[PDB]
Context: one part of a larger RNA, bound to proteins that are not shown
RNA sequence: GGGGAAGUAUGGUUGCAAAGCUGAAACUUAAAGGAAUUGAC
RNA sequence: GGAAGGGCACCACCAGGAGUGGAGCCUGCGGCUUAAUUUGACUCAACACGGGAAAACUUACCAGGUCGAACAUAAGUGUGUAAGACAGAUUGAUAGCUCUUUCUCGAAUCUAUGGGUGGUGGUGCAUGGCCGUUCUUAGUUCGUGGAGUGAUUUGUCUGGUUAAUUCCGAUAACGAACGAGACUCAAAUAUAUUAAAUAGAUAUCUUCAGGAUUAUGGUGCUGAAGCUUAUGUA
RNA sequence: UAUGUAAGUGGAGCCGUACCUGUUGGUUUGUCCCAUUAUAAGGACACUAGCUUCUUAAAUGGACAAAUUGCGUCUAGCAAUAAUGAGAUUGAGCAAUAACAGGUCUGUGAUGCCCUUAGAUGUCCUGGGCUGCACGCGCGCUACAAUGAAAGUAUCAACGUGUAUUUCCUAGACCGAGAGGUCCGGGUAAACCGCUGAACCACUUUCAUGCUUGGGAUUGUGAACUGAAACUGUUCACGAUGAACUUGGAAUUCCCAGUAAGUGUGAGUCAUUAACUCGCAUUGAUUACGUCCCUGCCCUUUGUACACACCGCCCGUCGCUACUACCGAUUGAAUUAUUUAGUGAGGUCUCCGGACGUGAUCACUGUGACG
RNA sequence: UGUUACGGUUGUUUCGCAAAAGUUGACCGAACUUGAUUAUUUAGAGGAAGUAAAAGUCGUAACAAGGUUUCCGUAGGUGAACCUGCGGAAGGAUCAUUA
Numbered sequence: 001g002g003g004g005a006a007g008u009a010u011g012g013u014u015g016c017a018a019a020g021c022u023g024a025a026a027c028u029u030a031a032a033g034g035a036a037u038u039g040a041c
Numbered sequence: 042g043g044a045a046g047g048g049c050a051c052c053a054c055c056a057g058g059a060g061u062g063g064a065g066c067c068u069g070c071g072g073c074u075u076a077a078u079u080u081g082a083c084u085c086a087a088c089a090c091g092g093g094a095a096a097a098c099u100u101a102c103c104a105g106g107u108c109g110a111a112c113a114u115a116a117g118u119g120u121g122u123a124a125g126a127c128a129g130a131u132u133g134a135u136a137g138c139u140c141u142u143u144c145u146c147g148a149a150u151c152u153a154u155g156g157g158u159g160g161u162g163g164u165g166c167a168u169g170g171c172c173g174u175u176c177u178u179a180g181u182u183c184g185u186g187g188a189g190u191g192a193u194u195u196g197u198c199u200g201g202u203u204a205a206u207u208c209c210g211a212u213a214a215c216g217a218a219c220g221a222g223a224c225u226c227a228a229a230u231a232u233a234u235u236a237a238a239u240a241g242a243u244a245u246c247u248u249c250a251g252g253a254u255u256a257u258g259g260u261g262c263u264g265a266a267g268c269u270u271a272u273g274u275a
Numbered sequence: 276u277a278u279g280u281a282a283g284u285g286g287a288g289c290c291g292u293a294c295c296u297g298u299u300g301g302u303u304u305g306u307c308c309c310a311u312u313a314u315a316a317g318g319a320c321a322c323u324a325g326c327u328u329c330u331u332a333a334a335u336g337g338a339c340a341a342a343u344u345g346c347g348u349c350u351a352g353c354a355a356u357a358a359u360g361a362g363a364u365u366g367a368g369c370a371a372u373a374a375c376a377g378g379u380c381u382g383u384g385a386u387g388c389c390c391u392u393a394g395a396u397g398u399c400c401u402g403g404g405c406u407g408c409a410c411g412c413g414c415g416c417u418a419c420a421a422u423g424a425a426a427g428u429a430u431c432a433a434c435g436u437g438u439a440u441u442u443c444c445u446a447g448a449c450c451g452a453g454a455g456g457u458c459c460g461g462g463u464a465a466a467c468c469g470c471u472g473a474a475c476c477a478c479u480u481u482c483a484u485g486c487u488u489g490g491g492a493u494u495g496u497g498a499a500c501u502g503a504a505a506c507u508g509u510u511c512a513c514g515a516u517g518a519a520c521u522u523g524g525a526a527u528u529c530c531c532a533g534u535a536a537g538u539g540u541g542a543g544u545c546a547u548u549a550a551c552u553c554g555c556a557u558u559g560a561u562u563a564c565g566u567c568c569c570u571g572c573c574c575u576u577u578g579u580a581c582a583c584a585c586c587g588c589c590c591g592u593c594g595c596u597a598c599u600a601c602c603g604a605u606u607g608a609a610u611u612a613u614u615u616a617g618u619g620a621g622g623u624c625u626c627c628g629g630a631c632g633u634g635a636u637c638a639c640u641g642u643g644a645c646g
Numbered sequence: 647u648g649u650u651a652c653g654g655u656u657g658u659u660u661c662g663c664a665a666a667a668g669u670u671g672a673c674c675g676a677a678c679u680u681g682a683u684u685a686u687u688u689a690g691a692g693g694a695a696g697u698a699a700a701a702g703u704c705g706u707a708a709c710a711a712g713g714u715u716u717c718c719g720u721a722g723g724u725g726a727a728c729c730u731g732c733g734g735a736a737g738g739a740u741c742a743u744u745a
Stems, first nucleotide, its partner, number of pairs: 002029003011022004047573002053566002057530004064417001066415001068413004072408001080091002102403005108397001125144001159391002162389003170379003173375001175373001180219003200209002224368003241326001244302001246300001256292005271280004305320002419523001423482002426479001428477001437467001444461001447458004489520001494515001499510001536558004541553002587709001590705002596698004601693002605689001607688004612683003616679002621674004627668001632663001634661002643650003715736001717734007
């Protein structure tokens, strides 16, 4: 361990709080991406 | 393609010059309208374009018209299947295109039927062709190598210079190849050579002759030069 | 009417030649020969009594560049300097690979396909239109005037073009305000139009800046041309008609030597129609001799998330439609499984119960018995 | 006669025998009311997200020095993309000489 959904929803736990750690799925989709060439004296 | 560094040109400026954009007019394109105002083309690369300066023709558009074009079949038979005019209607013109009534060359048997034929009818986004611009450029390619798994690069470059991928020169194949150039076309150029019914130079022959610029011979105040009148001749 | 003469007339020139400045014709192998109708040589002379400067080429010449220049990477050091037809005589044409859904089916008997065909979109006719207009836009014409508009005079082109199955080029006379028209030629063109004797400009005047005499749109009228046919017209003549227009806003085009611009002309289309397009000559400048701000353009480097390549790609809010999950008062409902507490069926166990029926027995009494 | 052999709707005191219905209590304990909790499914005004997404409106944030280099952490603010502050990074538009 394709991309999204989504670090979302919900439970536990920590914090004065901001927030942190844990953390899905229904659904959606065929590409999304890496490196390099050739096209803009 | 909005980033550095280069290098060009007046479809770039700059230094200008002339301009149009203002004015009226010719056109072109639109929009308007109309029976139709036929249309293709819309930034450079559509626009006094289509060579598009149209009364008809063009003409594609609009109205009226008009023409017919193939054959095997086939059915009159040749008791006229046709085709043409008068005449009065119809006309825009006599279109016997049609027709009231007439004669007629009659045969391609004038067919409903094969279906080919034309087309300025449609698609330039199905095409050929040409042409346009991309691009006033200086730019492309190939075998043989090494570069990469490969797309692809190298050759086709650092610099100097050129109008330039033009050359030296690093020279990473070159001997390369197209482009560029080279080449073709235009008055200046010795007529030095032959070249003219072009031109003529000239030359003289001339003829078209003033000056007196000339020399004057005759002439000059003596009436020359110049002038009018008359009629003939036309 | 000219001419002749005299008179008329008048008072110095007249007339001939040569020199000076001009037409013309032949001066082609000149003259004189000839053949010839006349050229030539044959006959001689100048022995050249017209040769090639010239336009024309048909050639080769043709800045044909060691052209010297305190050498740039020893090579492509500008220098203008050298020439003395020549400081390129100098502009064009030409144009590769890859391309565009550029344009053209309406240039074609180039063409796929589509469409149509006696009732055509085809086709010929008569018309009409393509020209019509409140408007917008571009190429372009004459202006907006004293450098000018007029009158005059002087008096320079060149590219070209011109009729035998088509109405061309026009010479000449002639007539007509003109427009044109008549009559008669030239010419198929170095030969005729034509020596095309182009324009603007040069030279005196009229004007006296005054929408003037600048400017000619504008509308009448006749006269004309070409052609069957002229009507937002085929064009053209006259005498009227004199508007806008006084140098044009923001924007914006073009171009570096005979160039820009001014200024004509030819040709192209063309029964007649330029007002446009190609070529031609004339007059002839200003300014730059640069640079990359400008729109530019050329495979150098670098960046990218750019496909149909920056007019690309791409981002949320909001709006609408549809769907899926979410939180959410209701202390919502439905259910399933366990279970605290309560009541408790039925049973197992067990304290008692002891129905009816039992062995014996007090006993009932028969006979068998016994007393 | 009595008692027995033998029989009795024999009765009775005797007394033992076994035993039913009933019954006391412990136990096993269905079941049902409750109280609870667990695991599931679900209804809901409103609210707030996601995806479809193609054609709406507004802007132009990112990719080129995308016109304020881009991103990261956090914090505040804004119609919206986003903007600003402090500290990072290069995945940069600098692998840096230039005494």
Shown are 745 nucleotides from a PDB entry: RNA (18S ribosomal RNA, nucleotides 1196 to 1995) from Drosophila melanogaster. Method: electron microscopy, resolution 3.5 angstroms. The entry became public in 2021. The organism belongs to Sophophora, within Eukaryota. The reconstruction used 46,878 particles. Rfam match: Eukaryotic small subunit ribosomal RNA. Clan: SSU clan. For this family Rfam cites "Crystal structure of the ribosome at 5.5 A resolution" (Yusupov et al., Science, 2001). The 2022 paper behind the entry is "Ribosome heterogeneity in Drosophila melanogaster gonads through paralog-switching".